[PDB]
Context: one part of a larger RNA, bound to proteins that are not shown
RNA sequence: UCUGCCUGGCGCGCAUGCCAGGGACCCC
RNA sequence: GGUGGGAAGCGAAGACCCCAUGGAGCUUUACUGCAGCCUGC
RNA sequence: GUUGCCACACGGCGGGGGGUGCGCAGCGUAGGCGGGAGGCGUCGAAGCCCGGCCUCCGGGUCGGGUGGAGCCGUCCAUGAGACACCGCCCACUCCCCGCUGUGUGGCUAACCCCCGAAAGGGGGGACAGCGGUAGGUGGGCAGUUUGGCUGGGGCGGCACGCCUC
RNA sequence: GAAAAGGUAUCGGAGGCGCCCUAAGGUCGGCUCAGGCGGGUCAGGAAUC
RNA sequence: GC
RNA sequence: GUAGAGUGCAAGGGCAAAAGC
RNA sequence: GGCCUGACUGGACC
RNA sequence: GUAACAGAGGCGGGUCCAGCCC
RNA sequence: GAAAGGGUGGCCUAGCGAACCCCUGUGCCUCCC
RNA sequence: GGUGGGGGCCAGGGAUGACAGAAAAGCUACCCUGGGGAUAACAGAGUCGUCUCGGGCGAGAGCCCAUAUCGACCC
RNA sequence: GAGGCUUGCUACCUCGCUGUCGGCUCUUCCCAUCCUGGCCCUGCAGCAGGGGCCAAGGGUGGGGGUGUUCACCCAUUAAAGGGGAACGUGAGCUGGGUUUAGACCGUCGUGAGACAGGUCGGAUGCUAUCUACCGGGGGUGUUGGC
RNA sequence: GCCUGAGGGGAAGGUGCCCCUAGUACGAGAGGAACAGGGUGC
RNA sequence: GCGGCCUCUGGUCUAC
RNA sequence: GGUUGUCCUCC
RNA sequence: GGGCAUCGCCGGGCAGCUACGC
RNA sequence: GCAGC
RNA sequence: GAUAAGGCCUGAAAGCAUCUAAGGC
RNA sequence: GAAGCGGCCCC
RNA sequence: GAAAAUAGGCGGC
RNA sequence: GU
RNA sequence: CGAGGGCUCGGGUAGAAGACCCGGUUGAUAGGGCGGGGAUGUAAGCGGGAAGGGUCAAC
RNA sequence: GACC
RNA sequence: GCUUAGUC
RNA sequence: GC
RNA sequence: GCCCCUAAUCGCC
RNA sequence: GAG
Numbered sequence: 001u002c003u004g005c006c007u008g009g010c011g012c013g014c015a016u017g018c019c020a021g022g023g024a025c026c027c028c
Numbered sequence: 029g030g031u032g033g034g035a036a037g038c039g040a041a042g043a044c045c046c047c048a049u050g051g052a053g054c055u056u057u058a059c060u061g062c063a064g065c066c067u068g069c
Numbered sequence: 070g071u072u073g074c075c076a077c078a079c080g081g082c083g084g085g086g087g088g089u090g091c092g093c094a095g096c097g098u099a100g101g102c103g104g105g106a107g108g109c110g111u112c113g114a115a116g117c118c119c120g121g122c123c124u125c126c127g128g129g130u131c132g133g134g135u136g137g138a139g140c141c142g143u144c145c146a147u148g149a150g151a152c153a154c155c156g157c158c159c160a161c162u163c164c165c166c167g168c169u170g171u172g173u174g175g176c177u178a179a180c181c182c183c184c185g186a187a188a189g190g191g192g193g194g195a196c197a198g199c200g201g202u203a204g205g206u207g208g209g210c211a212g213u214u215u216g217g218c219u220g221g222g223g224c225g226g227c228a229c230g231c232c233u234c
Numbered sequence: 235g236a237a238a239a240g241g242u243a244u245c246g247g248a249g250g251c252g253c254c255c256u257a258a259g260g261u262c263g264g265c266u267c268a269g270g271c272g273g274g275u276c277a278g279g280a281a282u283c
Numbered sequence: 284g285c
Numbered sequence: 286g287u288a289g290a291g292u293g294c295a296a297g298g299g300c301a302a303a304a305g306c
Numbered sequence: 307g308g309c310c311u312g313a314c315u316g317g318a319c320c
Numbered sequence: 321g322u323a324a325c326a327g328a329g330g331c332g333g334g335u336c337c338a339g340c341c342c
Numbered sequence: 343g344a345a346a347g348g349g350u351g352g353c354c355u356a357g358c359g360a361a362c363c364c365c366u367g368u369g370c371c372u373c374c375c
Numbered sequence: 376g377g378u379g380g381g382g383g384c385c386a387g388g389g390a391u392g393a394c395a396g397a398a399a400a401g402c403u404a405c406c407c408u409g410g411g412g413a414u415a416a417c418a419g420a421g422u423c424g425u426c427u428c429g430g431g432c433g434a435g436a437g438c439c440c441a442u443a444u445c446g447a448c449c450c
Numbered sequence: 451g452a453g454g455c456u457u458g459c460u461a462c463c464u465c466g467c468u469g470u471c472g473g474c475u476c477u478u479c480c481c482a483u484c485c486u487g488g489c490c491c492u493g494c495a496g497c498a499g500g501g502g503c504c505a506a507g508g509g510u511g512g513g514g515g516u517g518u519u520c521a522c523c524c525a526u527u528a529a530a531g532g533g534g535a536a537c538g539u540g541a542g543c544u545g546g547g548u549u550u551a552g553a554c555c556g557u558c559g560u561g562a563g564a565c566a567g568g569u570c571g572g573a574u575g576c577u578a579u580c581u582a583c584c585g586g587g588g589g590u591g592u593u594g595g596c
Numbered sequence: 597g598c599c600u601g602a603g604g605g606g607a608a609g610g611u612g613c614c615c616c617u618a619g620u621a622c623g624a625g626a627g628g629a630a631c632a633g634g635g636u637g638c
Numbered sequence: 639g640c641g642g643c644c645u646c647u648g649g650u651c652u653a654c
Numbered sequence: 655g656g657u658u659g660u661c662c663u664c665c
Numbered sequence: 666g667g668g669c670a671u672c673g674c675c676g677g678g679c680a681g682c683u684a685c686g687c
Numbered sequence: 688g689c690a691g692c
Numbered sequence: 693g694a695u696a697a698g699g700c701c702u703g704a705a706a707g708c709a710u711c712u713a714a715g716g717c
Numbered sequence: 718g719a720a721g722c723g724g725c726c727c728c
Numbered sequence: 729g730a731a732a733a734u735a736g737g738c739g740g741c
Numbered sequence: 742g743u
Numbered sequence: 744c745g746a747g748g749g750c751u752c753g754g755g756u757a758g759a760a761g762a763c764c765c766g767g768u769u770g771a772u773a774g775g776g777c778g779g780g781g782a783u784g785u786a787a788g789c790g791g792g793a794a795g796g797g798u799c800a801a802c
Numbered sequence: 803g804a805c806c
Numbered sequence: 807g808c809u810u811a812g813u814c
Numbered sequence: 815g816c
Numbered sequence: 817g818c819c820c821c822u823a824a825u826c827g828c829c
Numbered sequence: 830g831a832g
Base pairs, nucleotide, nucleotide: 002017005022006021007020008019009018025589026588027587028586029584030583031582033581034580035579037576038575045411046410047409048408050407051406052403053402054401055400058213059212060211061210062209064206065205066204067203068202069201070199071198073176074175075174076173077172078171079170080169081168082167083166084165086163088162090159100158101157102156103155104154107141108140109139119133123129180193181192182191183190184189216229217227218226225245230251231250232249233248234247252394253293254352255351259310260309261308262307264306265305267289270285271284273283291300292299294357296355297354298353312340314339315338316337317336318335319334320333321331322330341349342348363389364388365387366386367385369384370383371382372381373380419462420460421459422458424457426453427452428451430450431449435445436444470547471546472544473543474542476538477535478534479533480532481531484509485508486507487504488503489502490501491500492499512524513523514522552570554568555567556565557564558563595741596740597738598737599736604728605727606726610638611637612636613635614634615633622627639689640688642687643686647684648683649682650681654677655675656674657673658670659669660668661667662666679815691725692724693722699717700716701715744832748829749828750827752766753765754764755763772823773822774821775819776818777817779816781814782813783812788808789807791806792805796802
């Protein structure tokens, strides 16, 4: 910059975006 | 419609610290110079 | 340099001249070396008197005069000997001439400061001011520097040059 | 340290140097040191043999 | 003297 | 009595008919 | 202990 | 050799030639 | 030292230093016709 | 061309210890610039010497009795 | 030995900025449990105490000096527990301390000046893009509609 | 139009004191409980 | 501490 | 409902 | 009988909302 | 107004 | 209604003993 | 056999 | 609290 | 409502 | 054609917009008239009194 | 003629 | 005093 | 603004 | 509280 | 406004 849900983790050692799980119909 | 938890949100080429054989202001019995002043010819 | 004029004092120069020289011993007041034991004496001398003089008043130098014919060693002493004579000096000082400066006192004529349109007058004065050069003082004003390593940096330490385990 | 060739760093560990000597330098000849034991006049822990 |  | 001494000065190494005196 | 100054001069290679 | 391998101003050290000597 | 042999400092490993400039030794070169 | 003087070649010496060799003191809280998570303070992360909290053994103190309670020295 | 709740050590992320201490407001979690519930041992006669076990549903308050956290003290109370959440929480607040620019005192420095030494004053920006939570509505689906 | 309730949320409750038991148990004395039963504050 | 209500009491009552 | 100042002349 | 001066100010005040009430 | 089985 | 700490019954391993190993309140 | 867990109760 | 994705039941129009 |  | 529904209408047991609830001639939803209950506190106008004044009159 |  | 009036 |  | 006197109608989807 |  494009996007935009969480828990425990790996990680330049405090992740909306990665792994395993949980949940979530759409708009105002 | 509302309250501002997070997006280490938005309003800045880090308040502080270190580096640069980088600057500026200031001080002095730091180095080297210029005026002023004293003095010989 | 502008910047001149009269004197005084002082410090250094050249031309001369003066007195002034107690190491220890001594007839004695030998400073140094040289020629050199004779030199001085009417080319006028000891011993007597006062005068000026310098002076370690040690004791030496000298005008005049009584004076009208003698004076020193050589000999020995002295670390180095002749006031025997002839030479150059060395230590202090003064004076005659010339040179040089430094300081002091005075002057006006350069120069300056005041009054005045000017004329000119007054005050200072060879100082000051100005020009050139020489040393000092000088954060008033400038250009700069004030290293590095570093379990951040600073302080500390030097692991900042070498040798051994 | 440092790891049996060489090399190897840290504000790693333990220390030294910024001198001195004309002899403490060159050569030749001769000798053997420290300590200990036993024995000796002063003489003893320690003098000299 | 060892 | 193999150096337990000394060899100028640290430590290591070397030195006995010597590199010590 | 004796005698000495090679703690010297001109150069090469490592 | 400093400075192995692998570059070096300066410096230190080793092996020698000649001269004059101990 | 008789000789062999040894001596380019200290038994070996520390005790030290470029350019420019200056001082000293020595014996050569050179400064614009 | 001569003289005085200068320059050059070789050897020895005078030192730079920041020792492969600049001649050389500080303040900034009025500060400015370029940067640095190559680097400190707050916070996170690693560690747990320290801190908080336990455990093993039992010399003992408790009128006898180690363990009602306290529990040295050690681990 | 355990914890990461004190401090230190390292310098791994962050210097083209992640806004500090304390207090107020608000939510949540742990147990190594202060009270409340139930038990065990006792050097537990009773009333009480000392030590330990299960247990985190609930509570754990009001004031004085001090910026204080903490600690001390007062009157009550069943008790007035210790901690984590970027030392929770400044696009929620306050700004007393700390940490600029002004000034004074003491000490140090020749001086400019400095002090993890005191002291007085000293600024707190926001029209919510996404998500989050609180409430309020329009639709589609749920094998035809109400 | 009336219902069911799979799942989610709650602390919807927590805690003192007083009367009586009882001046009883216990205890030398001083002192001094508890089960059960009532009331009431925050 | 929680969930409700305005009969009683108190507050407000820019109707009167 | 009471009341102050002022204005609509006074009520 | 009215306007303005905080509703000009003062006293009371039902409904409603509330707690210090239940 | 807010149950102890 | 089922449980934690705790209080018990039956009961062998281990002819006894024992709240535990199976089981029960 | 517990203010602890599940139900009765409430949204 | 029928979006409970097994997305429900019943009466009536 | 088909 | 068609059960049911929405806008529009009168008002709140409701409300920021939406939504929700009652009524709509199958009528007491709001206004209006009358009455009940309440809040303040005795209106304007007229008659009388009033401390005193006033020609002790009128006022 | 405040006020009653 | 008409006057628990008047106003709402 | 029963 | 009582009384239809007034407006709660017409219309559109 | 389902058919």